[PDB]
Molecule: tRNA
Organism: Homo sapiens
RNA sequence: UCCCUGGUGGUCUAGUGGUUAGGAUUCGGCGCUCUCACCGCCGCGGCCCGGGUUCGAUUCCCGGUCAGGGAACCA
Numbered sequence: 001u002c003c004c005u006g007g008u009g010g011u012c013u014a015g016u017g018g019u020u021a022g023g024a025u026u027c028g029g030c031g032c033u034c035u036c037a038c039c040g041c042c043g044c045g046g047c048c049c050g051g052g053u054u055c056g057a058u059u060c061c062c063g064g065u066c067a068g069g070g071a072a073c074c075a
Base pairs, nucleotide, nucleotide: 001071003070004068005067006066007065012023013022018055027043028042029041030040031039048064049063050062051061052060
Other pairs, nucleotide, nucleotide, family: 002070cWW003069cWW008014tWH008058cWS009010cHS009045cSS011024tWW014021tHS016059tSS017054tWW017056tWS026044cWH030041cWW031038cWS039041cHS053057tWH
C1' cells in the first nucleotide's frame, strides 16, 4: 500500500426484522451446613458511536471507531 472478520451485563458469551436481549458468570443477600462446596432461592443486571433504510430493527446499508487475519520495499 490492499482487501477479510468481529464488538452483544462486571469480564467470557449464544441469539439474530416486532423478543421484557437470553447464558453459565462474579456480586449481594437468603448461611437453612464444621466453612456451604447445594446455590435450593432469587435479583440487580446489558444494546460499539452516529446517520440511513420501511409500518417497525443491537439483529439490515453507509461512514467512524477500536481489537484482530492475512496480503505490499523488508516481507